[PDB]
Method: cryo-electron microscopy, resolution 2.95 A. The entry became public in 2020. Solved structure of RNA (16S rRNA, nucleotides 871 to 1482) from Thermococcus kodakarensis, 597 nucleotides shown.
Context: one part of a larger RNA, bound to proteins that are not shown
RNA sequence: UGGCGGGGGAGCACUACAAGGGGUGGAGCGUGCGGUUUAAUUGGAUUCAACGCCGGGAACCUCACCGGGGGCGACGGC
RNA sequence: AAGGCCAGGCUGAAGGUCUUGCCGG
RNA sequence: CGAGAGGAGGUGCAUGGCCGC
RNA sequence: GUCAGCUCGUACCGUGAGGCGUCCACUUAAGUGUGGUAACGAGCGAGACCCGCGCCCCCAGUUGCCAGUCCUCCCCGCUGGGGAGGAGGCACUCUGGGGGGACCGCCGGCGAUAAGCCGGAGGAAGGAGCGGGCGACGGUAGGUCAGUAUGCCCCGAAACCCCCGGGCUACACGCGCGCUACAAUGGGCGGGACAAUGGGAUCCGACCC
RNA sequence: GAAAGGGGAAGGGAAUCCCCUAAACCCGCCCUCAGUUCGGAUCGCGGGCUGCAACUCGCCCGCGUGAAGCUGGAAUCCCUAGUACCCGCGUGUCAUCAUCGCGCGGCGAAUACGUCCCUGCUCCUUGCACACACCGCCCGUCACUCCACCCGAGCGGGGUCCGGGUGAGGCCUGGUCUCCCUUCGGGGAGGCCGGGUCGAGCCUGGGCUCCGUGAGGGGGGAGAAGUCGUAACAAGGUAGC
RNA sequence: GUAGGGGAACCUACGGCUCGAUC
Numbered sequence: 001u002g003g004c005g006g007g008g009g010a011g012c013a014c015u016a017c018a019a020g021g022g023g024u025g026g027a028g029c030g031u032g033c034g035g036u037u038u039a040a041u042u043g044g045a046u047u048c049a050a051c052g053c054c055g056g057g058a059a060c061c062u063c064a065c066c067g068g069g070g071g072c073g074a075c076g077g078c
Numbered sequence: 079a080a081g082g083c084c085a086g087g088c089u090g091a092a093g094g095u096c097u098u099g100c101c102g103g
Numbered sequence: 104c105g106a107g108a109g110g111a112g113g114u115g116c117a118u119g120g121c122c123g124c
Numbered sequence: 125g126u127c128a129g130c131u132c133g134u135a136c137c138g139u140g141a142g143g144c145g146u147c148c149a150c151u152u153a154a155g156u157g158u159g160g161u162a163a164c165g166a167g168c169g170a171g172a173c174c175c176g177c178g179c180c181c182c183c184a185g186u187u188g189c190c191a192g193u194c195c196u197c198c199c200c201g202c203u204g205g206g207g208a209g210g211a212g213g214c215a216c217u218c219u220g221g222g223g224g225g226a227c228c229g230c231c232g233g234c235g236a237u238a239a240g241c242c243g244g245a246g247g248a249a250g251g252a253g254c255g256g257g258c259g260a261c262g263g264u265a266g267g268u269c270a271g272u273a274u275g276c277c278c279c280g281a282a283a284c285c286c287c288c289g290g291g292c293u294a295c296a297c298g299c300g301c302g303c304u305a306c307a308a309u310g311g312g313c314g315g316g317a318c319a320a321u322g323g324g325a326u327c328c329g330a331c332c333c
Numbered sequence: 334g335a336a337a338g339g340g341g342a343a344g345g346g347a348a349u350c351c352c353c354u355a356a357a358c359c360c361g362c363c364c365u366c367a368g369u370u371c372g373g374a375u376c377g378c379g380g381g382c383u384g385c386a387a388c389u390c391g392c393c394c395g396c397g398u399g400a401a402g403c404u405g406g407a408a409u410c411c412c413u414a415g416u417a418c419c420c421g422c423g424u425g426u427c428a429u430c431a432u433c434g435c436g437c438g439g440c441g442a443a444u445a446c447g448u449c450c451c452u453g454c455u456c457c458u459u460g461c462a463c464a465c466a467c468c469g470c471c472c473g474u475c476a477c478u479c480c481a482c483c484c485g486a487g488c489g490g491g492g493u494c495c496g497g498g499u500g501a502g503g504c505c506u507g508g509u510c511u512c513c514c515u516u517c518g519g520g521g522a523g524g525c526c527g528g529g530u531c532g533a534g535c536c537u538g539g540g541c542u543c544c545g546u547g548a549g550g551g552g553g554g555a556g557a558a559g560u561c562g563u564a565a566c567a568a569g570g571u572a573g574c
Numbered sequence: 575g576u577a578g579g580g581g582a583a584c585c586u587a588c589g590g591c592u593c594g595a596u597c
Stems, first nucleotide, its partner, number of pairs: 001464002003461003007458007016448002020412005027304008035295002043054002065290003069286003081101003085097001087095002109279002112277003118273001120268003123264002129168006136143002147160004173257005179224006188214003194210005200204001227250001232242001234240001306405001310364007322352003327345002331341003371402001376397007419439004424434002467569001469566001472562002475559001477556004482551003487546013502531014572592003575588005
């Protein structure tokens, strides 16, 4: 000089309270994430400020992952 | 020279690969 | 034999630019 | 954090780091303003600026609108009412250009006789009229090399470039955001109604089958 | 064609035509508090579209099947006016596929015109052992490894000073023997027996002092990461000393 | 500072100091 105080004062905010209106958390599904599984189940983000976000509703392409096949040598030197 | 093609075999399919030949300079 | 084309291969704790609080 | 904060020049206090201005009282959404002061003055943010909604006026009048006017045509009761064309018009609606209007301006307090706040009046609308955009000096080793651009290492015959099949949709479970409901403030069947924003080429597709 | 959908095709390059007579709402009949005329997942047979290709893995239709769910603990979120609740509609993605994103309208309230009580911010001031800045700094016992030191039944070793016992050897001295030299008087060298003095070494006891060691126990100091608490720095949560 | 107590930092009582904040 700042930052902090379960120290004082002043002043603000419906991502604070009051006074109210409607909801989530309990059921089945849609989606995203962790975690388990696999040949692979490609990777990023983890309180507010990750998780219907990467405009990410992927049949091939997208594709970066797994199995197999095939092509690419500018120019300069024997 | 590098490279290219009909018919068929290897092949998931394929002048990719060889069998048989011919093109290209 | 040497260089290069190219790379959704690492480093966002080498940068720019762009966004969020 | 759309928070009200951040700096400069000169002077002065301090050995110095640094301070003052940028403090106090009242006020404002606001370091927005009025008064007093070791300070006098500037800048960048705020406000100003831009867009749109709502009331009035002028110009304009199709591809938009149809009241009054004229011709036709159709139907119905109790003969008076009611609809469709067409000419022809822009009056009402609407479209989009310009302009006005609201400023604490008038009216009684409080405060300080200032700054402003509060009644009340007037007023399509009142107290930055309402809703938005633009978002500072800097921090956050916050996210992005998998949007483009880019340094160092690495692969360079592969980690480059194509195709052909699989996977990201696999499921004992834990969580986030939502949809659908657990009835009567309702389920079904049949009949009556009334919008706006936007988009359209191998595209929207009326009308008929 | 029952439906999903199929064959012709006007108009339109956007105030001209189409997508577009939206849903919630009103009226009349059936159901009358029930796992039902609520609920609508999950499965089977069938019919079609988009696409080079629909099993993995796509959307749509018709008939059947008919699962949990009877209002929800602790906790927690969004909202101040044409706003929230409720209702449906274009568009973005798009060869097909919207329980999503950005917007559009229709119906339309309740409460307050406040406060700093909780969650947090900004300013003035005050205290701070903080500055990767309270998710901060920081204390002591307990457990593991290492280092140096003290205590201890006591056990040893060494240096030096003092008292005592004994005691080599030398010096002085009393006698006696042998040898030598002398002219008597004596002298000289040594042996043996005694006395005095100096006094080493040895032994013994004591004092002072240095060093090594010892069952066991004591605390100190360092050392990545451990266990229990949270004492202090803010009125540090009972002000500190 | 003195005394007593406790697994440990520590806690209590008597007398003092401010190197203690708020009104």
Record summary:
The PDB entry is titled "Cryo-EM Structure of T. kodakarensis 70S ribosome". It holds a match to the Rfam family "Archaeal small subunit ribosomal RNA". Rfam links the family to the GO terms structural constituent of ribosome and ribosome. Its Rfam clan is "SSU clan". On this family, see Yusupov et al., Science 2001: "Crystal structure of the ribosome at 5.5 A resolution". The work is reported in "Dynamic RNA acetylation revealed by quantitative cross-evolutionary mapping" (Sas-Chen et al., Nature, 2020).